[PDB]
């Protein structure tokens, strides 16, 4: 130097909107 | 094996950050 990486649920259907939502699921922080 | 929504029981941000894991 380049290559990864948790997450329940909703909504739309190649578009990027709308409004509501978990701690049985991430990082930071007694 | 599409996208777009980062809300959240932890009187806080945050998740395009953070930290950590790995090829060279």
């Nucleotide at each position: 130097g380049c290559g990864a990486c948790a997450c329940g649920g909703c909504u739309c259907u190649u578009u990027a909107a709308a409004a509501a939502c978990a701690a049985a699921a991430g990082g930071a922080g007694a | 094996a599409g996208a777009g929504c980062g809300u959240u029981g932890c009187g806080u941000c945050c998740g395009a950050a953070a930290g950590u894991c790995g090829c060279c």